[PDB]
Shown are 75 nucleotides from a PDB entry: RNA (TRNALEU) with a sequence from Thermus thermophilus. The PDB entry is titled "LEUCYL-TRNA SYNTHETASE FROM THERMUS THERMOPHILUS COMPLEXED WITH A tRNA(leu) transcript with 5-FLUORO-1,3-DIHYDRO-1-HYDROXY-2,1- BENZOXABOROLE (AN2690) forming an adduct to the ribose of adenosine- 76 in the enzyme editing site". Rfam match: tRNA. Its Rfam clan is "tRNA clan". The family's RNA type in Rfam is transfer RNA. Ions in the entry include zinc, mercury(II) and sulfate.
C1' cells in the first nucleotide's frame, strides 16, 4: 500500500 | 449530543 | 482474609475521552483536515 476493526482514568471496560 | 468514567481490579484510609 | 469507606488528574487557579481546526446553550459523540496501534490479503 488495500481490506477490516480500535485509540477514553493506574488497569479490562462503561455510554 | 444533555450529568463521561457502569460494573469490577489495583490503591487509600475507618473494621474482628 | 473479610466489610464498610473514599479513589479521572491538578495544592490549586482549572484541565480532561488520539492532534488540530471548527459547527452547537450542550460534543466521546456531529463536520471537515491528519495522526497512530492490532488483525488479516498483499506481483491475483
Nucleotide at each position: 500500500g488495500c481490506c477490516g476493526g480500535g485509540g477514553u482514568g493506574g488497569c479490562g471496560g462503561a455510554a | 449530543g444533555g450529568u463521561a468514567g457502569a460494573c469490577g481490579c489495583g490503591c487509600a484510609u475507618g473494621a474482628c | 482474609a473479610u466489610c464498610a469507606u473514599g479513589u479521572g488528574c491538578g495544592c490549586a487557579a482549572g484541565c480532561g475521552u488520539g492532534c488540530g481546526g471548527g459547527u452547537u446553550c450542550a460534543a466521546g459523540u456531529c463536520c471537515c483536515g491528519c495522526c497512530c496501534c492490532c488483525g488479516g490479503c498483499a506481483c491475483c

The structure was determined by X-ray crystallography at 3.5 A resolution and released in 2007. The entry also contains AMINOACYL-TRNA SYNTHETASE, not shown here. Primary citation: Rock et al., Science (2007), "An Antifungal Agent Inhibits an Aminoacyl-tRNA Synthetase by Trapping tRNA in the Editing Site".